[PDB]
Context: bound to proteins that are not shown
RNA sequence: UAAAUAUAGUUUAACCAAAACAUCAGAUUGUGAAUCUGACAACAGAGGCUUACGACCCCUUAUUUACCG
Numbered sequence: 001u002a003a004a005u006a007u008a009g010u011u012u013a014a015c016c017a018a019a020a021c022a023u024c025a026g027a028u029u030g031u032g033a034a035u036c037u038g039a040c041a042a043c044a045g046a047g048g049c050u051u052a053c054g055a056c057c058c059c060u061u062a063u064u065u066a067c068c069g
Stems, first nucleotide, its partner, number of pairs: 001066006009021003023039005044060002047057002
Other pairs, nucleotide, nucleotide, family: 007012tWH012018cWW013043tWH014054tWS015054tWS016054tWH029033cWS046058cWW049055tWW050053tHS
């Protein structure tokens, strides 16, 4: 300096669109509680656009790669 990217519990999937595994509170559970009732669900961030969207465009921080007739 440029290009790629960036999941705040973790993975997967992605123009599928929400999963699967987890987490917190309550439970005296007759052995499927392998459940029930609630709490939390923000794909880096801040702005623009667009009828819209995770798309598109600047900007910020960061990560990995490269970087002079």